[PDB]
Context: one part of a larger RNA, bound to proteins that are not shown
RNA sequence: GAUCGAGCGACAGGGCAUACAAGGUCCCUUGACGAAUGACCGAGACGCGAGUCUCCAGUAAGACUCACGGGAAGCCGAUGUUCUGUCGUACGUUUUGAAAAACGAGCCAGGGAGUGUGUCUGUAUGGCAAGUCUAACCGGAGUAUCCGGGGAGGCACAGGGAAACCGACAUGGCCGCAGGGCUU
RNA sequence: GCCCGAGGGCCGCCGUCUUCAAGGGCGGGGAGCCAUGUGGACACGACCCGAAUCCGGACGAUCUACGCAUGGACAAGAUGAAGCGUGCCGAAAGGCACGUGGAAGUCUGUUAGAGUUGGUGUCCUACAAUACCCUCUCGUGAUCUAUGUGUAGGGGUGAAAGGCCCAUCGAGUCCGGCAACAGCUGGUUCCAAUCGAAACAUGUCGAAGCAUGACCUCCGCCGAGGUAGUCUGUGAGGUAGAGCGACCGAUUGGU
RNA sequence: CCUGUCAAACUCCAAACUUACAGACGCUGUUUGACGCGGGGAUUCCGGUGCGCGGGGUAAGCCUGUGUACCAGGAGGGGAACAACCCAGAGAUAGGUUAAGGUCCCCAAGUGUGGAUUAAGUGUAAUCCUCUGAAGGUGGUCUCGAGCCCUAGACAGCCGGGAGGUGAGCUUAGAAGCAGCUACCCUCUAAGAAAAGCGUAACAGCUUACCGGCCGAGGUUUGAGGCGCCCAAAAUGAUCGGGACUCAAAUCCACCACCGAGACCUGUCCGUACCACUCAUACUGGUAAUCGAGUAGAUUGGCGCUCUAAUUGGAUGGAAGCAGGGGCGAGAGCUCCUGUGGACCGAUUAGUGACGAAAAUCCUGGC
Numbered sequence: 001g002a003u004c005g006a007g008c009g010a011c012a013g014g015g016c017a018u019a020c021a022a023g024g025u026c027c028c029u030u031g032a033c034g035a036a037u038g039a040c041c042g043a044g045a046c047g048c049g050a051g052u053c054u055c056c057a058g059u060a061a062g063a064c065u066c067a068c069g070g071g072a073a074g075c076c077g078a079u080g081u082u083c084u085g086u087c088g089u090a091c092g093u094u095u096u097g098a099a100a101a102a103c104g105a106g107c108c109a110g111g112g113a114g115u116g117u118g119u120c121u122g123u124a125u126g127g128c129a130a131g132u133c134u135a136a137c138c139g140g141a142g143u144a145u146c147c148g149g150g151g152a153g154g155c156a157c158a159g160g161g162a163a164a165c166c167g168a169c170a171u172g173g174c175c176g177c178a179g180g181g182c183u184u
Numbered sequence: 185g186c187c188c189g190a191g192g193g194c195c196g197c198c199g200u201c202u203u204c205a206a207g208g209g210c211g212g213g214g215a216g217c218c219a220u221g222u223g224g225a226c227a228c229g230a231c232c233c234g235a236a237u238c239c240g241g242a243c244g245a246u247c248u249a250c251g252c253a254u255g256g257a258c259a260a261g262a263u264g265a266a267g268c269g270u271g272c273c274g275a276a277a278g279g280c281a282c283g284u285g286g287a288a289g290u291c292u293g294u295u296a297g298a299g300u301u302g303g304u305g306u307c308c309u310a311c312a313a314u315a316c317c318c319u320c321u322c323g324u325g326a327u328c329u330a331u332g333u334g335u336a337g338g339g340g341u342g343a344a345a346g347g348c349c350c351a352u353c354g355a356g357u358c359c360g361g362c363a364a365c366a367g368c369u370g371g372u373u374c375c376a377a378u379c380g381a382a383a384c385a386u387g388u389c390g391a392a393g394c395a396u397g398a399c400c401u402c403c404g405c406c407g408a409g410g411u412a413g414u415c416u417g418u419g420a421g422g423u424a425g426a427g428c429g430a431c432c433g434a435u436u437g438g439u
Numbered sequence: 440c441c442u443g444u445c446a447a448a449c450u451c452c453a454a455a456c457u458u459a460c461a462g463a464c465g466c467u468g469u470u471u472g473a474c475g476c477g478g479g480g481a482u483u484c485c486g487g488u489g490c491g492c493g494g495g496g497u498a499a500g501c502c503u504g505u506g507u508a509c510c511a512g513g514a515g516g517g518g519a520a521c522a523a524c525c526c527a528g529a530g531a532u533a534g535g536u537u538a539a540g541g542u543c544c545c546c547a548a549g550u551g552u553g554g555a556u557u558a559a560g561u562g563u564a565a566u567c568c569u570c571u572g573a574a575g576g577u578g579g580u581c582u583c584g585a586g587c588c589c590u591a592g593a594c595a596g597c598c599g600g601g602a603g604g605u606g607a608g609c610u611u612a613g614a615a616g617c618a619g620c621u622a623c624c625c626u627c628u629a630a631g632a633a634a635a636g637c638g639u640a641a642c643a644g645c646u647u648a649c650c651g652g653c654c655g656a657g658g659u660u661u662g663a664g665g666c667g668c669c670c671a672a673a674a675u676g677a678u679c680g681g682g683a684c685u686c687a688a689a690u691c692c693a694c695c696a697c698c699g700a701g702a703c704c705u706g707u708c709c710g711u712a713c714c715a716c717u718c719a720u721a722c723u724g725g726u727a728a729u730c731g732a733g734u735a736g737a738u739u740g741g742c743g744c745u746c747u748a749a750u751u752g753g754a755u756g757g758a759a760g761c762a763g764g765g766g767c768g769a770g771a772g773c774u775c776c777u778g779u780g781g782a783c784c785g786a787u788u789a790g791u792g793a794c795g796a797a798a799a800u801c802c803u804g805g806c
C1' cells in the first nucleotide's frame, strides 16, 4: 500500500518503528537578557473615500541564551519508512545552447590512464665560493651501503671579431628606496 | 629638518667589430659551481585506449581456378545427314520413289548426373555464417565426376565477373617490424583555500592545428605616484541632422 | 525671374558623441607597494544573446561588423514552462524589511478607494521564432471644439397650395417643365422654375423646388479624441498558466493598504585578507560600506593507500577484514560499540611509489 503521477532527492516539519553498547538531551508555566524591526486599544487632528498624521512609544513585542518550577526516557538526538511544505526534467561528455528525439552505461565487485633516460630552462631548499664538482677507476672496510683516494674533464673566473687579431670601470658625476647618523 | 646613503635609477668612461669620417653592434665596476625537491620544453611508445596502412620472413591449391595423369558415369524415346540398296525414267549426266543406314557441341526427358530462372514463397537469434520447397536449364559433350599431380601472393589461376587462390581478395594467411603515425572521437581516479580567462590580432599547404601577441596566473625587482567617473582649459574629428546661385552630380514645369 | 525634388562613394554648414594632454574634485597607492619592470606556468584563437548603430538579403531562430552588458562559467526571486527579459550578483545560521512581480480562487496579499470607458469575453498577452493582425471601412458608443438655423416657430413628418399670359421661341407631322438649340423674360400673390426628378409616341399622370397650416424645441453642418466593431480561412482537444471574470477579476486617470528573494538591515559563527602582539603561519585582540559566485587555467594547505627507516605503541583477556550501529571533521576522512573472524595491526617523523574511478560501444568475473 489496490483513487492515483514520474531524476527517485536536498532542506523544514509531522505519523509509525527502535534491547544494551558506542550520543544525552528534549518539552511546557513563569522569569532574566533583549539586535534589526515594531504595534493593538485610547486621545486629539485630517481625508469625498479606502485610509492617514500626532501622542501613547522606539513602549508592549522581538531570534538566541540562561535561571526557578513542572514534565518526557521511544523520551531528545540518531536511524528505518512514510506524509506535508519549498526547490527540483540524472550523471559524465560533445556543444554557442543537453532533460534532450546528441553520445556512453543492464547491475555489482575487482582491474583500468603524466612514467624513464638524456639534454635544456626556471624555481625552492642546502653546501662550498673566485671558485666549485668529481667521472671511470684505485685502496680500505662493517664488502652493492660506507671511509679514504682520484680534478681526467666540465662549468665559472673577459670579451669582441667570419677570421687574422685585439683585449675591459677592485668606481668619475647626479638622483635616491631601505637602513644608519644629527643638535630632527 | 640636515647629513651618510649598500642595492636600484640616469650618465660618463673603458674592450672589440664595422670604421677617411661618422654612426651603430656586442661586452665591462668579482658569483658561481654542485646537490635535493619541484615547474616547463625536446627526442624517444611519452597520460591511456582507439584505424584503414606500409615492409619482412614464413604457412597454405584438404576450399576454389586452370592444366596434366589414371579411372568412372550418362533410363528411355524422338528426328532421320552422308553412304548403300531396289524400282521407274534417261543415250548419258542424272532424276524420282521406296527402303537401308544411324549422323548431330541435335530434340524430349527430376535415367544417373550437372546447373540454378521465378516465387522477390519458407527460413532470416535458421536445420543451415548461403538452408527448404515448387518452378526452371543442361543431360554424347567446349559433358559430368573420383583420386593422384602441377601453378603461390604484386605472384598463380581467370570462355574476364576484379572472378577465384580453405567462411579471408581492387593484392591470401600467420607471426614479426609494432607500443606504426593522426592536427580526428572517447576516457584520464582524493578534499579544501586565493585569483580567474579566451572564444580576438599577426604569421602559417593555415582555417578540426600551431607559433607570436591580447588576456589569466605565479614569483622576483622598483619605490610614489595612479586615473575606471565628473568639471574646466588647450587640441583632434565631418557621423546624425541640414543644405546645395556653396562645390558636385542627380532631379520638375512655365512664360 | 518664378516654380518642383535629391545624395554611402556631395558639402557653404553642423551636433549629440568619441578622443590627446593638463588642472581640479573624487576614488586609489605608499606594512594590502599601487603605476611599472623582469621571469615561470598557462588556458585560448568553433562562441552565443539582448540593446544601440550598423552593411547584405523579400525575409529568416539568415549571413557579416561594431560599442556594451549578459549567457557561456551566474545561484536565488519573478516570467505557466524556458542560457542570456525584469529583480538580483551568493559563506553558514537566524530575525526583520523590501525588489522584480503580485493581492477573486488555484496561490502569500484587496473580491481596496475615488472617477470614467468598453458589451466585444474586446480584454485579463511588458520584451518575444513565441504575444499577430493590415490597407480599407464603421449614425456601435462616449467625450471635446467650431459655423449656421431657431418660440417673428427651427429639423423632420402630415395636410392644403403648388396659379396665369402660354400648350414660351426656334426645331418638328408633333414635342406642350423635362428628345434638341436659344433664351429663361412679367402678372396674380402668401408661395409657385421659360421647371429639379420620374412618367407619355406626344399628351395626361406623380412628386421637387418654392408658400401657408398643424406640431413644438432644439436643430443642422463640420473638426478632433477615447474604447469597441467589420476586414479575420487549417488540419488529434478550444483557451488569458487554468478556473472563471462584465458599475470587472477588462481598460484608462488618481489614490490607500498589503503580499513578496539568498537583495537591504540585524545577532552569532566560518573562511580569506590586512593591523597589533609573537619565534609562530600557535594563542589573543582589532579592521573589511569599500572581502566571500565561477568553466579552462595559474597558485597553495590538507585526506587516504603500499613498502623502507628511525622513534614508539596495540594483539589469543582476541589483530586485520566484514556486517549492523554510536561520535567527530566544511570535507577528503578519523574514531568507538556490538556481532563475525582467529592472527596479525598501528602512530609520529623522514622516505618510497605499478597510490585513490561512475564513466572510456573500457577489461575479467559474477548476477
Stems, first nucleotide, its partner, number of pairs: 009087010023076002025072004030067003037061001042055005091104003106806006116228013131155003137149004159166002169196001172195004179188004197212006231371002234368001238361006249335009258325001260292003263288001267284007297322003302318002305316002337353001339349003374741006384397005400480006409467003413464009425452001426450002433445002437441001486510010515526003530708007540698003543682003549695001551694006562684002575669003579666010596653005602626002608620002635646003709731002711727005742795001744792001746790008760779008
Molecule: 23S ribosomal RNA, nucleotides 531 to 1365
Organism: Haloarcula marismortui